[PDB]
Molecule: 7S RNA
Organism: Sulfolobus solfataricus
C1' cells in the first nucleotide's frame, strides 16, 4: 500500500450517550464517565 478476523486498550479532549450531574416549573436542553463502536492495536491472508 486497496479488504474479513482472534483478540484489541481508564485519563493527550471521537459516534450513539444509559445512569445519574448541572440551567430552566415541567419543557426541553448542557457537559460528559462506563457501554457498546469503531480509531486505533499486534499478527494471517484478502477466491
Nucleotide at each position: 500500500g486497496g479488504c474479513c478476523g482472534g483478540g484489541g486498550g481508564a485519563a493527550c479532549c471521537g459516534g450513539c450517550c444509559a445512569g445519574g450531574c448541572c440551567c430552566g416549573g415541567a419543557a426541553g436542553g448542557g457537559a460528559g464517565c462506563a457501554a457498546c463502536c469503531g480509531u486505533g492495536c499486534c499478527c494471517g491472508g484478502u477466491c